[PDB]
Context: one part of a larger RNA, bound to proteins that are not shown
RNA sequence: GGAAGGGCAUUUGAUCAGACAUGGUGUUUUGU
RNA sequence: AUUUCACUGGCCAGCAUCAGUUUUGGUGGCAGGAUAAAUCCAUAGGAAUGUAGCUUGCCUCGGUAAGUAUUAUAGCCUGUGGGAAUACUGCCAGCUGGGACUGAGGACUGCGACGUAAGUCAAGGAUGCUGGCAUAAUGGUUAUAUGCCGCCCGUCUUGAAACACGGACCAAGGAGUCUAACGUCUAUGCGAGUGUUUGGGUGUAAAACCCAUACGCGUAAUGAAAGUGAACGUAGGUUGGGGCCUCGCAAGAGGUGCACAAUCGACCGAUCCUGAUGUCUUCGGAUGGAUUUGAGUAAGAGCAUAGCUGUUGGGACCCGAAAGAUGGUGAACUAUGCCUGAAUAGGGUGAAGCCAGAGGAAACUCUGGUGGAGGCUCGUAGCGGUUCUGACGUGCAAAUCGAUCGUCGAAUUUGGGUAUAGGGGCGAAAGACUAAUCGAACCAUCUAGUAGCUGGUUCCUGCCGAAGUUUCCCUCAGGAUAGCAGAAGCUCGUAUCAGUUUUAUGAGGUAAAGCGAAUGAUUAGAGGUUCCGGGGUCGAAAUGACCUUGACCUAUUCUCAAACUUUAAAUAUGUAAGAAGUCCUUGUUACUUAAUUGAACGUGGACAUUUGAAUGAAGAGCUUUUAGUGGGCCAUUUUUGGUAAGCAGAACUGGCGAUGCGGGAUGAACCGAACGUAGAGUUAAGGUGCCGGAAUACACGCUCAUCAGACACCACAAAAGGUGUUAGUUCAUCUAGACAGCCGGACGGUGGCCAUGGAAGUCGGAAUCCGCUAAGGAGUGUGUAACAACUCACCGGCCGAAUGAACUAGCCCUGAAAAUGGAUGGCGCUCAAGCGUGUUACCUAUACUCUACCGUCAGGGUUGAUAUGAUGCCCUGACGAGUAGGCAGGCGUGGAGGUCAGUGACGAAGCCUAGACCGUAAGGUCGGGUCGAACGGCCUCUAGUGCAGAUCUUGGU
Numbered sequence: 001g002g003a004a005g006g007g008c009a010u011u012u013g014a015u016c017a018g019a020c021a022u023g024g025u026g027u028u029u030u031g032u
Numbered sequence: 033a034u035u036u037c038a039c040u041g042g043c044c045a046g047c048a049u050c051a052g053u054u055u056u057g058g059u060g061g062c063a064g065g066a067u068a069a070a071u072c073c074a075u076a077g078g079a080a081u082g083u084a085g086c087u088u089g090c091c092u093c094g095g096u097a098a099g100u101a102u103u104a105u106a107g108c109c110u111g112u113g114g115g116a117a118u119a120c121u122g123c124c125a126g127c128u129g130g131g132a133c134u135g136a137g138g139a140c141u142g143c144g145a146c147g148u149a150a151g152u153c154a155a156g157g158a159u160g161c162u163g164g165c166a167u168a169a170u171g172g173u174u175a176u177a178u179g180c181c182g183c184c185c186g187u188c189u190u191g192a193a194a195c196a197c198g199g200a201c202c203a204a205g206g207a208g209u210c211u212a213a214c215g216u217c218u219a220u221g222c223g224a225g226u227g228u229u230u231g232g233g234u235g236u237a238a239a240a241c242c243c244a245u246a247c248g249c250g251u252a253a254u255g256a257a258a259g260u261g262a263a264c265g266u267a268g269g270u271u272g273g274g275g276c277c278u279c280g281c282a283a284g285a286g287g288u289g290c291a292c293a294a295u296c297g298a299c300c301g302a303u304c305c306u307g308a309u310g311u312c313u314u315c316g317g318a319u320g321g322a323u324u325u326g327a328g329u330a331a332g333a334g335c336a337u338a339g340c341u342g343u344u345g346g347g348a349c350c351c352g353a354a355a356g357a358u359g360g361u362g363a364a365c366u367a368u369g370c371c372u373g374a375a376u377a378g379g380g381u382g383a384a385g386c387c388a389g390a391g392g393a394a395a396c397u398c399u400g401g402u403g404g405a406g407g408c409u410c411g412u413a414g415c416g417g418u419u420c421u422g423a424c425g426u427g428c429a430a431a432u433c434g435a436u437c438g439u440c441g442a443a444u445u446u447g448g449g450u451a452u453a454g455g456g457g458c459g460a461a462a463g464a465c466u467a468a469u470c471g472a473a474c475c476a477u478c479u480a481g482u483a484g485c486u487g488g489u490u491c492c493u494g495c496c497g498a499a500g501u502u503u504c505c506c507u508c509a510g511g512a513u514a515g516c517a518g519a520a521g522c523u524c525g526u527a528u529c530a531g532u533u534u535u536a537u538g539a540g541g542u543a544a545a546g547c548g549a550a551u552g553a554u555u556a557g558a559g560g561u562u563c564c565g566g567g568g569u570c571g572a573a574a575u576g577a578c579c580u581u582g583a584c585c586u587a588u589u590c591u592c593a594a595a596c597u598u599u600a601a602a603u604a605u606g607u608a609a610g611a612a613g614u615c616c617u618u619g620u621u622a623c624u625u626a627a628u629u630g631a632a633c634g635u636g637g638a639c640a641u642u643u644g645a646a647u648g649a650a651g652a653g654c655u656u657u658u659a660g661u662g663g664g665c666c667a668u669u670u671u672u673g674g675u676a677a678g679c680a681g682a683a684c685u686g687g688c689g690a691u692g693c694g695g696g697a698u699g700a701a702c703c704g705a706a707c708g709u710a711g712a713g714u715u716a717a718g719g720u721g722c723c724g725g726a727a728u729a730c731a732c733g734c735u736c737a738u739c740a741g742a743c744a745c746c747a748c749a750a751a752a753g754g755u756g757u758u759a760g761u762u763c764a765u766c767u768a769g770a771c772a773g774c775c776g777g778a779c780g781g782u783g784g785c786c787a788u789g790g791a792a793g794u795c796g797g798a799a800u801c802c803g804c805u806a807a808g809g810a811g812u813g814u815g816u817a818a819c820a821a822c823u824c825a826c827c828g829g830c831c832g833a834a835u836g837a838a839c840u841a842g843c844c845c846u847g848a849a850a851a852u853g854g855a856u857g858g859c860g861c862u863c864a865a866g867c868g869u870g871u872u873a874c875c876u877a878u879a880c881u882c883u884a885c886c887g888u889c890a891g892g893g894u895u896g897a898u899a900u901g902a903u904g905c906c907c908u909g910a911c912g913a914g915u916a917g918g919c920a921g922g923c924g925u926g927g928a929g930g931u932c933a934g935u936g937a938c939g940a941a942g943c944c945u946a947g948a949c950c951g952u953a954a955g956g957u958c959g960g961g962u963c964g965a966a967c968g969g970c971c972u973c974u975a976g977u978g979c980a981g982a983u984c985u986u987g988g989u
Stems, first nucleotide, its partner, number of pairs: 006181005012175005042165008050135010060124005072114002076110003085100004091094001144153003184199004200989006210346006217339006225249003231243003253260002268296005275288003279284001298329002300326003303322003310315001349488002352485001356478006367452009378410003381406001385402007414439003419435002422433002454470001456466002491922006501514001503512003515661002517658006529648002532646002534609005544599001545597002551593003556588001558586001560584001567579004613639004619633003623630001664688003669683002672680002693704003708885007718875003721859003727872001730870005741861001752846003756843005762837001765834001773830003777827001779803003786796001809824001813822001886912009923978001925975008934967002942962004947958004
C1' cells in the first nucleotide's frame, strides 16, 4: 500500500469543565 | 464590620475487617451397597503358557529339542467367620485455604445470635486505617492508530447491498386542510326542558351586555294510510345484584335492594281473529284472544357549546393522464384552385410539309436534299433526392455536408395577389399536408377534469401491537363485511375460567390390517359331465371303457384397491366432574294424565375451611368506537398434480414477513436464544492445530487416496466391481500328513463290449467276480494306424504352523466428463488437525442467576409536630423485540389574550465556532467571534407549524 465514512474499547496527541478558596478557635500573624 | 489557609477526602490508590454474588484447592466425619472381594486357618476343589530328576548327535560339569510329580527347591484359577477395613454413591445447619465483581440504602424502629447480671454482634445493603495527588493527574470532547465488528438510504415487495426504481450537491418552499351535515367518546351549563346573537334594545360600537315572540331538537309511539295512542298489581313476579339496615368477642345469617343483565308477565300502535249494549240495518266497537309484528310504555333525559377520532359531499393529503367540451386564432411552412408576372447552355436523333431526280402502262414506288416535330434523348442552370446504408450524429444544421445520382421545354420551376380553416380544409392518395404540431392543428377557458394506478408524505420518546384469512361485489392491483389491533372505559374484595392433564362417557373409518370375508382385481395346479359347437377307435351305433373351452362342480393356492371392506388404532375431537346442586302426600296450570298421573316453575325443610378430580388463574365479566390488513412466504410432519423443480396446490404447528443477538465462513426462514442501560458469574447451539477464544488432551480402533476425508438444513453422486486392508458368518485336515511346490514310484487268478484293414471310456453307452500288506482303477487335456518325454491317488525325503470356498459389511480404490483460477471458510493436516466411538477439561450470546440505574404497569402507605401544593412524599413486586397501525407524554415554529412593572444600542434578532453544561431524545442553556433593533420566559389561545428523498418547485453550485 485497490474508496471513504461508522460502532465498542484503550492508547497517543490536542483541548476543556468540574475542585481542600470563608464553617477547631465563634477567630496567632496577612489593606485587625 | 473586608475573616489567620497547623491534613477542611475533590481525584487516584493500598491494606484490614465485613456484607452480597461467585470461582478454584485441600482435608475430615457419617451412611449405603454382596453391610463393595484384599494372607488364611489340616480350609474346599481344579487345572496349565507346568515350579524338580529323565533323553540322545553334543559339550569351556546346565542347558539346548517335551512327554512325564498337580507344590515340591515358583506359583496360578474357583466361596457364603474378618474392628483387612479401600480409586464408588449419597449426606454433613463438617473444617481449613486461594481469587474475582458489587457497597444499593434512614433526623430514631424489625427478625435474631452470643456470657450465669455494664452489653456486644458478621442480625432490615461498608466501614476502619493508611498513602499519593488540589492538577489536565482522573475524566469529558475531538483527531489518529490499533483489535474486532459495520454493504446505501428511501420505496414497492414473500424476499433489496442488489445487475430493481429516486437520489450529483446546497438553501428556501413543499403534502390529511376548511366547511355543511353527522356517529362514538369526553368536558361544561341548564334540565322536561334546552338554544340570547333572524331580529329588537343598548353600546366605551363587528366586542361586550340585555330582550316575560316564534322556531329547531327533546318530552309518544305505531301504521302505507285513514287513524288510534301507553298503570285496573306498591309501575308486577322470578334470578342475580353494589350499597345500606344488627351484632354476637375466632363457623356466623336475615331485611332493603332504585345501575344493570337474564327471564315470565302487563300496557300502546300495526296484523290476524271475536263482534256486546246500541242502531239514518249498517254503522258502531272489547273488556276476549293469537308460536304475529314495532326503531314503543312500564316515575322522563334531553338540549346547547367545545375537543380528539371516525364518515359523506366538496379541489378534499400533495403532484400526475390518454381524453371530452365551449369560444376563439392561424394557408409567412405546406397542400390545391384561381389571378398577375418571371426563368430554363450546348449537343444527339431527325416526324410532317416541300424541292429535284430515277423507275413505272398505270397504280404508285425509290434515291438525294430540304425542313425542324416530339409530355424524344445526352447534358448545364434549375427542380429533386438514388446509393455510399459515406461524413456528421452533445452537428455547420431539431435533416446538413460530400461524392454518386433522377429530371432538365414541360402534368416544368417559381415570386406576389387571392381562395379554401379543424371532424374543417386540401390531398396525381403517403393518413400525407394544414407555421419543427397531424390517425383530427394551435390558443384560452370549463379545469385543481377523473384515476381501483406510480411516486412522495416533514419532530422525539414511551406503551400496546397486526394482517395477507371469512362472505359478497363486472370482484381478481379495488371495496364492503367478519376476524386480527389500539383507545376509552363500565359492572366486584377471591372472579362459575383454561390452545393442559385425569376420571368417566361418547363420536370417527384414517394408518395398519383383510381378501382360503362381501364388491372389484388377480397366479397356478387338483374330479366328474356331448345342456347346440373343435376331432377322431369304430363311422348317427343307444347317456358310446379319452382329452380340449368346463355349456352343470367345490377344496386349495400367489398377489392387490384414492373413489373396496368384516376389523380397526395413534393423534386430533364432543360432553360431564354440582350452591342455577341434590332428598317431601302437589303449591300453581287453561298443558298432560284413566286418575294429584305427570311436566314446568315454586314456598317451607337438610347440607363454608373438602363448594364433590388435577394443575394454573397473570383480576373476572362486559360495552362502545376506530386504525392497519384483506400479494404472503419458509421448516418438520401429513399430503395432491407433476420425471422433476429454489414448481404449482392443501392440513396441523412453528417461524420469516415485523427480528436484532450467539452458531451454521457466507445466507429472511436452520440450530441456540428473542433484545431497557451497565457489571460479575454460568451456560446454550457451536466449537477448542493456526487464522480464532478454547486440550497439537486422554482412550480404543480403522484409513494411505498418481481425483483421500473432514459435520445436520447444505450446497449431491449411483448401480456394479477390487486376495487393497479390517472384522465377522457358514465345511474338511490336528500321535489318525494338513494347502500351492520339488522328483519319484500302479502286479497277477478265468481275460466283462461292434471288426474281418480299431481300443481295459480314448467316434459309444455303460461304472463292484477275486489277493500276499500301515498303502492304488471301469483310466487322462490337443491326440504318432490299437500299450509308457507329462502318471488323477497312497506316501516318502520337507522343523514346517495352519489352509480351501462362498458370503457379509467397515475404511479405501475403480465406476467419476465442462468449460476464467479456486475453495472441508482458508492454511495446512497422514498412529491426523481424517473417520466411528468413549471420557473429561476448556471457550463464549442481547439467554439464565445475582446486583445497580431508567422507564412502564400493578398493588399499597401517608391529614405527623410554630418547614415539606396529597395528581406531593413514599413502600412493594413484576415487566421492557417490533413493521403496518393505535394511543400517551413531551420537544420545536409563526401569530393571539394574560403575566414576568422580563432582555436590549453598556448590543435584540440572525449567523459561525472538532468550547462548556443539561436532557435517553426531540432540543434547551451558556462561553467566544460576527452583528445592529428589536426579542424572550411562564399560563393560555390559534395555525398556511417541523423535510432527505416526491425523474418535487425556484434559485444557487
Molecule: 25S rRNA (3393-MER), nucleotides 420 to 1441
Organism: Saccharomyces cerevisiae S288C